[PDB]
RNA sequence: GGAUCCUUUCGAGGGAUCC
Numbered sequence: 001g002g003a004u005c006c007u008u009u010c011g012a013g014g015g016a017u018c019c
Base pairs, nucleotide, nucleotide: 001019002018003017004016005015006014007013
């Protein structure tokens, strides 16, 4: 600096790991 998943009145509500 960067990626993914779940729950969930469908929201960027939120969190976890490593390179």

An RNA structure with a sequence from Mus musculus, in which 19 nucleotides are resolved. The source organism's lineage runs through Eukaryota, Craniata, Euteleostomi, Sarcopterygii and Mus. It was solved by solution-state NMR.